Shown are 997 nucleotides from a PDB entry: RNA (25S rRNA, nucleotides 2361 to 3396) from Saccharomyces cerevisiae. It comes from the structure "Structure of yeast 80S ribosome stalled on the CGA-CCG inhibitory codon combination". The sample was in a buffer at pH 7.2. The entry is indexed under stalling dicodon codon pair, TRANSLATION. Tesina et al. published it in Embo J. in 2020: "Molecular mechanism of translational stalling by inhibitory codon combinations and poly(A) tracts". The entry has 75 different proteins, among them 60S ribosomal protein L14-A, 60S ribosomal protein L25 and 60S ribosomal protein L8-A. Released in 2019, the model rests on electron microscopy data to a resolution of 2.6 angstroms. An Rfam search finds the family "Eukaryotic large subunit ribosomal RNA" in it. On this family, see Yusupov et al., Science 2001: "Crystal structure of the ribosome at 5.5 A resolution". Its Rfam clan is "LSU clan". Its family is annotated with ribosome and structural constituent of ribosome in the Gene Ontology.
Context: one part of a larger RNA, bound to proteins that are not shown
Formats: sequence, structure tokens, C1' cells
RNA sequence: ACAGCCAAGGGAACGGGCUUGGCAGAAUCAGCGGGGAAAGAAGACCCUGUUGAGCUUGACUCUAGUUUGACAUUGUGAAGAGACAUAGAGGG
RNA sequence: CUACCUUUAUAGUUUCUUUACUUAUUCAAUGAAGCGGAGCUGGAAUUCAUUUUCCACGUUCUAGCAUUCAAGGUCCCAUUCGGGGCUGAUCCGGGUUGAAGACAUUGUCAGGUGGGGAGUUUGGCUGGGGCGGCACAUCUGUUAAACGAUAACGCAGAUGUCCUAAGGGGGGCUCAUGGAGAACAGAAAUCUCCAGUAGAACAAAAGGGUAAAAGCCCCCUUGAUUUUGAUUUUCAGUGUGAAUACAAACCAUGAAAGUGUGGCCUAUCGAUCCUUUAGUCCCUCGGAAUUUGAGGCUAGAGGUGCCAGAAAAGUUACCACAGGGAUAACUGGCUUGUGGCAGUCAAGCGUUCAUAGCGACAUUGCUUUUUGAUUCUUCGAUGUCGGCUCUUCCUAUCAUACCGAAGCAGAAUUCGGUAAGCGUUGGAUUGUUCACCCACUAAUAGGGAACGUGAGCUGGGUUUAGACCGUCGUGAGACAGGUUAGUUUUACCCUACUGAUGAAUGUUACCGCAAUAGUAAUUGAACUUAGUACGAGAGGAACAGUUCAUUCGGAUAAUUGGUUUUUGCGGCUGUCUGAUCAGGCAUUGCCGCGAAGCUACCAUCCGCUGGAUUAUGGCUGAACGCCUCUAAGUCAGAAUCCAUGCUAGAACGCGGUGAUUUCUUUGCUCCACACAAUAUAGAUGGAUACGAAUAAGGCGUCCUUGUGGCGUCGCUGAACCAUAGCAGGCUAGCAACGGUGCACUUGGCGGAAAGGCCUUGGGUGCUUGCUGGCGAAUUGCAAUGUCAUUUUGCGUGGGGAUAAAUCAUUUGUAUACGACUUAGAUGUACAACGGGGUAUUGUAAGCAGUAGAGUAGCCUUGUUGUUACGAUCUGCUGAGAUUAAGCCUUUGUUGUCUGAUUUGU
Repeated sequence: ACAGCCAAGGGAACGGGCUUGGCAGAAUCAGCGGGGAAAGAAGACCCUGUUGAGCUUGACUCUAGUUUGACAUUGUGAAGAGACAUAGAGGG
Repeated sequence: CUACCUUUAUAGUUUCUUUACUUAUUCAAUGAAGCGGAGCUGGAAUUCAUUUUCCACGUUCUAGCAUUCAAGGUCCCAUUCGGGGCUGAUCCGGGUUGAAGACAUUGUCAGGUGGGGAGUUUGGCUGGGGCGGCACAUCUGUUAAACGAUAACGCAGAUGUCCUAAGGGGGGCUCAUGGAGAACAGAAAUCUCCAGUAGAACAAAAGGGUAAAAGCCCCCUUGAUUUUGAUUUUCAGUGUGAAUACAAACCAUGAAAGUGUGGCCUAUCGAUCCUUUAGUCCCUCGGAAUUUGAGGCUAGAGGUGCCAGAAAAGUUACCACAGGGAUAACUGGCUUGUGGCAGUCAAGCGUUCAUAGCGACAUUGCUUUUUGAUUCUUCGAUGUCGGCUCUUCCUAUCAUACCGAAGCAGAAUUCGGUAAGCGUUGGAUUGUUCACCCACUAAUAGGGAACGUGAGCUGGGUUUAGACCGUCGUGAGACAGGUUAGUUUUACCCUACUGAUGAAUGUUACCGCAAUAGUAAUUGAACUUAGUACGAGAGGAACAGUUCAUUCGGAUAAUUGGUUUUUGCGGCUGUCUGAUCAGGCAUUGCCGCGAAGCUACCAUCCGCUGGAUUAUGGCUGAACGCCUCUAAGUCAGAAUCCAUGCUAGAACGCGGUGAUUUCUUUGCUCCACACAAUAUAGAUGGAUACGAAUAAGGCGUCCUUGUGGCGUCGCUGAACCAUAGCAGGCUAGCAACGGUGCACUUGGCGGAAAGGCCUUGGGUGCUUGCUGGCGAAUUGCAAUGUCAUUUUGCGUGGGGAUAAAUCAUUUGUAUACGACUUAGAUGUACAACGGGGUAUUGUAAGCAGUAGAGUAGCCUUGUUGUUACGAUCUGCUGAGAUUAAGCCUUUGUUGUCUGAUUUGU
């Protein structure tokens, strides 16, 4: 899906269908909540995926910002100290 | 001759520190209002000539006012209305005023910091995953099943090294161990000898191998070298690693042969890219050259152990997606270690005594209500704990029935059997299963049913999301650790179940049968037996009988109780109807009583007796000359089973009885024969009648009538009967008085489903008992070659009889609806009304009153004076109201009483 009675068996190890048995008589109404492993949703637990995302941190790699330095902006002057050349000495 | 160390001044170059300037830049304010300098005036001021400077240079009792180019002064114009300039209010500089200043700022690089943010990752195997471990690259032995190969998180172990010798060659020697001896010297020091096939050593793991060596000592050495190729193992015949045998060199060693390309053998390790070294000193840098540098060729090193080799931390209980039953958390299934239960044996216990009751050391099993093992099914979902509720089932029986055994005197108890028929509780704590206590009890046995049962409940717990604690964690967060809060959906379908209708069996109605299914009763106490049996005593029963009760079940409503829309009676509140009476509304307004109905172990009644058996005990009695409950046979016997009884009544089980339609336009039924159709669970000579036993019978016959004697039969029905004629013709005769069929007729018998069996009389036909005559052909060499019975219908002709049910209406002994039960054509008919009775309520409206707590007014003033107000009281008044809607009854009044549909053997 088709459908709708059961027991056992085997069987994807708990069948409405299969096997063996029990049985089995139109059409139906009100209820009922045993079953239909009833319906509802591509399990929300678990695992896998060389699939993600949120959060965290001394994970890996970076970064906005911040801080420190240099150059430029950047000009005008004075002193002092240090590093280079002549003159003066003491020990080489 | 003058470099090095300290140092002193220089004219020059150069870095840095500190400071200054203002114009860049920066900050701030203002409607850019008073800056800077100098000068006048006052005060201080000491002046040493003549003035040095320094301070101020219009406002402070008062919540008033302060404005018109400013009044005044002075000079002009052209007087006039007025108008202008200077001063009043010092001059100069046009720097708005301060702060800061070549530092901040800004720009570009560089370093640091930077989960604030971004991006990414956060291995594999794996009896689920995680934790653990490495079975992820390798080696030895074994698994491994005698070639090779061969798995598991199989067994026992090992590797990531060590070695200038522990490699190579040569020479010499023989080891472990034991025994016998030698001062100190002993168990072990050093020395000597004998034995010693390896029992030792060979770096390490193990296994192989090795004795004038592969071991121990000694000598010399670097072959652990170069160049590349081939081969074996793993294997894809790829790589790496390791190893093998050669070639061309160069070496070592040894007298030499020869050996030697690392370790006696089997393990001891590593791509690309990049870097780096060595070699050739070779090739290129591409317009041509030189030198640096760089890139190339060949061989190595720096390493990837997840070892054919990514650059890599966590968490998610806020989570997501693709998927998985390849894989866990339930049931179920296999298994049953563990759990539980039960046996065999019998060392011992039990005063003695293995087995009354127990029972060690051992061993055989069952079960699957334990827990595990496993992973077969289910991840496009089988709703998990527990409890509540309800049913059934099992027995491994707690109690009840019946019994057996005892270390059973009685009482109580223990063991065991047949038995699951009947029962197995109420509670405190816990979410609990489980457990533990209280108490009753005859007993408080164990379990299963998808660890029964969530579209049956609940939701206390577990196990989303909120929150707290403790511990762990840097943190986010984790915790079969604790705590608190936390949405439980759908049945109207099929089936099942419970109840309820219903077509068709000619119709309809009544009375019945009873297949099948179900089934029910249970337990205790008291009295008595009896203070009896028993027992030294203490203590202490039982059967029968009686009265009651427990649980369960089926009915019922006289009584009691409950229920109340009888909205029946009364009462009460608030509001509305002007008041009164009488009533409305308050989602049934409230209260009391309350019939009827329903209903309660909250009320009452009732709940049967027979047979067959289990266990067990016995009878007779063999086997087994005895004995034995048993083997044949049999007696009694349980809460067991089957019946009796009780509940349904098969809607495809049955019986008996009653009535069975006429002018639905002549219908219904039975019989006769006339024709049509219909089919066949399957004719084609005959369903041919004792009963019982079978280690016994049938039949005949006889008698003294029996469980008798005698004879005979069976060994299959392969029988018996019937059977010749045109699918069975038309005729003649003989013999017998029989046989058979058809229709009538007489008298019986048969009721289990009798529907058949027998018989009488005559009639009629045939007769194959026997003898004859006539006919058949052509269906062509076979074709079932049509022969039966079942039903139904249409016709003729001969009889026979002249209804019901359903709807609709109605009833309430019934009822969701169907269904059921009643009534209805002119009368102890039905209905509606009324009347009466019976019940409920509790004394109606109205009238009256010398009732009435009292209070007002009147006047004739009282001598109960009367009028009015006035809850309530009294009487007429156990009155009035209600009274069947599912009460009873009726000489009353009024009415009603032929509408529809359908059915036939």
C1' cells in the first nucleotide's frame, strides 16, 4: 500500500496476509478504549560526518584600539656634555 | 726617532641634554571692548643734584535709578527751525584676548600589548561512545590447523638504543659446573689436576646458530671505504627500511689459501618543498664581458613515531543540519556466568541412630520475576520509573479441603503429596520498585501477560530550557551528587469487547426443546461435644449438632437513611408590580419539612444436591508355592472434574399448535395431465433389516428346556435374489391355480427423525414354466446416442377455505434510537375533566375580637369613654393549598372509536 477473526509455528528472533489448525451467514446502531508495534514530526537522547553554529581560554593565525620609538610637520637662538683634528705636559 | 693613558686652549665638523624666542601648529573665550608701551595726576619715596624708582591713576550701610552721537566748555557756519568739529573720555602701535609652543597634534613605518573582536582547528582503532590502552611503524615465539599466507583490545615478551670495538683479519686456548688437593685462606681470594656435547659466553627481547669457533686472551688494522647497477623480504611485485651475490677500483689481515662493502642471523627507522654541507670547479643569469651573488647537476644531513610523512585547545543542560538501527540508553530474541529453584551421593549433626529433620567434600540439572554478556529488530520516533484502576494466566501452595511421615501423648509445630477451586488486607516513612515497623487476619505466597496496563489516569521521581549549593575546572562549563520550579494532544475509522436492531428459510401468531458457551459461593468464631479424650502434672483437642459472622454474588425498596425542579407546602432577605391580596427577578435566590422515583453491608431477602475421581488408605490375589492395594479385577475417598441447578439460546439447530385474504379488478391452496423453463457434488438390476460373544458363535434336530445332548457351517458378498422378449413388439396353444406389477379394499403394527412394515378380498394386465408363428434391416464400421429426479411457471377441470401483520395513534411493567410491553370499531371500552380516598405541608384569604409592648388626639372629661397608629396573638381553621405527571378508585359531565402500507405453501 491492500485491507481488516483467532491460536501455535517459523520468519528481520512479538503476523491481518505465510504454514498447520480453530472456524466462518447479509446489512447494521449506541458505546468502548485491548490491538491495528494507531496518528501527530526525515528522534530533540546516543553515535558517525574530515557538516555547522553559540560561548570560553596562556589553543593556531590575525586584528580595531591603545602605547613606545624614529622620520616629516619643524623654524630662530644660546650654553653645557660626548665623538673626531692641531697645539702643552706626567708616566711610555 | 713617538704610538698608548690621563689630560688644558683652540679655530672647524658633529651628536645628544637644558634653556630661550614666536611666526608654524595646538587649546580656550568673546556680539573679537578696553591689550602693550609711554605719559599726566595723587601716595610712598631717598634724593646726595635732579630725580631713582615703586604703588594706586572716580563705584561697598540700603532688593531704588543709571539708555536718546552726553550735559557743560570752546571754535566754526550763517541764524531759524538750528548743524558740525575738538574737549569732556591723555598719546602711540591697528598684535581681539589669554594659554602653550617648535614640544603636543597630525601623517608614514617600527616594536609592545590587545578573546575587546575576527577566522580556523581541536586525530584514528575501539564487542556503542567517552575514560583506559596502542593491537597506528616494527621484531621473537605461539595462536597457525607439518609449503607459503592467515584475524581478534589473543597469549608471553621486545624496539626508537649500544659499540673504534662489542666491526674486520689472523694466531693461540676452551667454557658452565662438579670432584679431589695446597700457609695465613673460611662457602666464595690465588694455584694444581681429573671429568665435563656446551648444561657457558656471543650488548640487549626471544628463537635459531656456533667448540683447534661465531666464545676467552693477544697482534695488526679501518672493507663501518668509492662507483653506480641487479636480486630477496614486506609487496601493487611501488616506495622506504633491512639483507643477499656480483662487477670495476682502493685497502686491511694473514705464510697462504682465503676472509672482509659494519655488528653471527632474524628488529633497531623516514618522501615532496625548503635549508644546509660535500663533489664536478662543471652549466645558466638569455644585448656582450670580468668579479661578487644567485640559481642548477650528483651524494648526504636538518623530519615528519597518526612512522607512504596536515601547521592546530575546550565547551554546549541554548543548540543545529545530513544521516545511522553499520552504533548505545527499553521490551523482545539466543545464552544463563551471576541470581533463584530443585536433585544424586552420604563424612557427620541429631542422648543412642547417616537419611524424623538437617546435611559438609563433590556432582547432575531446571527456570528466565535478578543482574550481566550480545547487538538480531526498531533512530523519516514501538510514549521508559512508580502508583492508581481492571482482567486473566502460571505454580515453584501462605491459608482453606483431603491425606501420608515425625525426634506426632495432647496442644502447637515440622516434612511431604494431590491440588491454583477459593482467598491473600488496613496503615506510619519513602517518588520509589525494594525495604522497615504498627495492627488485623484463616492467610497476609510468589510470579507473568511488550520488566501487562499514559488516545485509561496521575506526573511525586528520572531526563530539555530557569535557579541554589558542594566538589572539580583559569574559564565557558561538568557531576547515577544534593535542592526547588517546570503545557501529558487526537478516535467519529477497522477489529475486538459490551449491550441493541435486522433481510431471507409460504405468511403471521402462540407455546416450547436445548446443541454450544458460561457458571460461584467463600472463610471464621461462639455454644455444646468437654475441662472430656490425652497427659505425672502443666496444659488440653476432635467428629456430629446449633447459633451467628467474614469476603463474594444476585435481586429488592416494606422499613431506616440519603437524594429533591413534586420548584409540593410553609418561612426569610433585597428589589419591582401605588398599598392590600397575589406574584415577577436574584443564571434552581436561601432555609425547614418533603411524597414519588432512584438508591446504601448506611437498608432487607436469597445463594441447590448427585455421580465419577486425585492423593491416600484398603479387599481379593498372582507374579515370586510365602508375602504383597496391582499385574487382571475391585471398595471408599478432596475446596478437584462432570452433571443437577442457574444465565443466554444456534440470528443458516428443531418441534407442536392457531388462523391463513376474492371483487389490491377473479385472487389462494390441493389433486389430475398439457406444455415450457430450471438445474443436478452426479441412478443406469436390488441400501438384501436379529441380538450378543470373538480363549466363541450361527443353523437344524431331540429332550428331562438347560450356561443341555447330537449333527452340520464358516476359512468372506467370488454370496443371495433378480435377470431371455422392438429400451423389450403383435399373436396361437400346452401345463399349473402358482409368481409378479397397477389401482382399489379389510384389519393391524410402528413416534428416536414414526411418513414405513405386514395383511385380507376380489378386479385387471403380464408371465421366459413349455411349445410355436409374424416383425425388426437404412442409426449405413463407433459416436451417452438421449429413457432419471429437483424445483418453478403458464394452462385447462375437480374439489376445498373466506386472514393477518406493519406504519400511524396510545401505554410505561420498557426505552439512546430500534426494540419491548399495553390499549383502540359502540362497551365491568378509552380518554380528558370533576368527585372521593390516600399522602405532603402546617392552620389559608377575609372578617371579628374587652388580646396586644405602648403611643398620639378628642371631648360629655371620664368613673373599660371613644377615634387613630400598631410587630404580633386569638377564633371561624389539623384549616387552606397541592395530590400524578410512572398513587388508588369512580353509578358523575364531556367526548372518541374504519386513516395509510404490505404480505400467499